[PDB]
Context: bound to proteins that are not shown
This record gives sequence, C1' cells and structure tokens, in this order.
RNA sequence: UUGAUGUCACGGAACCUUUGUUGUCUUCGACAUGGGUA
RNA sequence: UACCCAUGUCGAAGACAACAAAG
Repeated sequence: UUGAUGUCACGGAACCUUUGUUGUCUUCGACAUGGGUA
Repeated sequence: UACCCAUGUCGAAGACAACAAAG
C1' cells in the first nucleotide's frame, strides 16, 4: 500500500578542469643561582 | 642603609608558516 483495455525508465556514465606544493646550512660558548658583612 | 660579590655547572632546537576545496 495499486487499479486495470495503454508505464521503452535496462530512456539518462556524477561526468568535465586542478602538480601536496612553497620557504629553511643538523647547526652551535658564556651562562646559571641568591645572598652575605657591618 | 652602605659596601661586597660568591660558586662552577650545563645541553638547546625535534618542526614552523600557508593552502583544508573551488569552477
């Protein structure tokens, strides 16, 4: 949850375009802590 | 409230920035 003597829906490609790419020396020295004496 | 310093230890960075769908 359809009506009837009449349904090609198997009558219809989710298809077409787009660079995971751009930038970076595996490098390197002065720092950290907070008081103490008078 | 004025001076005075004293000690000699120690690793750091380990991804960041952008695009995250448009026609």
Description
The RNA with a sequence from Desulfonema ishimotonii has 61 modelled nucleotides. Released in 2022, the model rests on electron microscopy data to a resolution of 2.77 angstroms. Entry title: Structure of the Cas7-11-Csx29-guide RNA-target RNA (no PFS) complex. The reconstruction used 291,630 particles. Protein in the same entry: CRISPR-associated RAMP family protein and CHAT domain-containing protein. The entry also models zinc ions.